Record summary:
SAM-I riboswitch aptamer with an engineered helix P3 with a sequence from Caldanaerobacter subterraneus subsp. tengcongensis: 126 nucleotides with solved positions. On the sample the depositors note: RNA was prepared by in vitro transcription with T7 RNA polymerase. It holds a match to the Rfam family "SAM riboswitch aptamer (S box leader)". About the family: The SAM riboswitch is found upstream of a number of genes which code for proteins involved in methionine or cysteine biosynthesis in Gram-positive bacteria. Rfam links the family to the GO term regulation of gene expression. A reference for the family is Daldrop and Lilley (2013), "The plasticity of a structural motif in RNA: structural polymorphism of a kink turn as a function of its environment", RNA. The depositors describe the entry as "Crystal structure of YbxF bound to the SAM-I riboswitch aptamer". Taxonomically the source falls in Caldanaerobacter subterraneus (Bacteria, Bacillati, Bacillota, Clostridia). The model includes bound s-adenosylmethionine (SAM).

[PDB]
RNA sequence: GGCUUAUCAAGAGAGGUGGAGGGACUGGCCCGAUGAAACCCGGCAACCACUAGUCUAGCGUCAGCUUCGGCUGACGCUAGGCUAGUGGUGCCAAUUCCUGCAGCGGAAACGUUGAAAGAUGAGCCA
Ligand code: SAM
Numbered sequence: 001g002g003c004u005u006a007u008c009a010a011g012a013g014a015g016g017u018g019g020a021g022g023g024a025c026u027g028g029c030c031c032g033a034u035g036a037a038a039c040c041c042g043g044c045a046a047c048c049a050c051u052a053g054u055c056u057a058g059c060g061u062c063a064g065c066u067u068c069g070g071c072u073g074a075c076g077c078u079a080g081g082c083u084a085g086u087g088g089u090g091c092c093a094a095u096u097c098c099u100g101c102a103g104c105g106g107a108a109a110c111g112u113u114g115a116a117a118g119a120u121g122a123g124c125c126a
Base pairs, nucleotide, nucleotide: 001125002124003123004122005121006120007119008118013041015040016039017038021031022030023029027098028097042092043091044090047088048087049086050085051084053082054081055080056079057078058077059076060075061074062073063072064071065070096117101114102113103112104111105110
C1' cells in the first nucleotide's frame, strides 16, 4: 500500500516547545501571531493481546440440608461478561464541521434516512 469487517449524533489540560497556516477532496463556513502544524507532557476512550480481581453457568471433589425429587457452600477447572492495570493503537474545536447521490418532517429556521467519500482498530495480502 489493498481487501474484509466493526465503529463514527458522547468524552478529553486558558497546557510546554514551536513558529504560519489547519479543518481529506469538493463549494462553503469555521479555527489561527491573544500563537496554526509537528513534537512532548497531560487527558479521554476501551478497538486488539496479556495480567490479575470480580460475577455467571456447567462441571467435579469434598460439606451440610432435604418438604428427600433436589437446593446451598467452599474449592478447582472450563466458558462468558464486567472492571482495573500493562503493552499496541486512536483520539483531545465545531455531528465524520456542513454540502457533495436520493429522500423525509416542518410554515420557515431547524431536524432527519440511506448512500458516496473518509477516518480508526482488528485479521488477512503486500
Ligand atoms: N479512536 C477514536 C476515539 O475516539 O477514541 C475512534 C475512531 S473510530 C470513530 C471508532 C473505532 O476506532 C472503533 O470502532 C475502534 O475499532 C477503533 N478504536 C481504536 N482505538 C480506540 C479507542 N481507544 N477507543 C475507541 N475506539 C478505538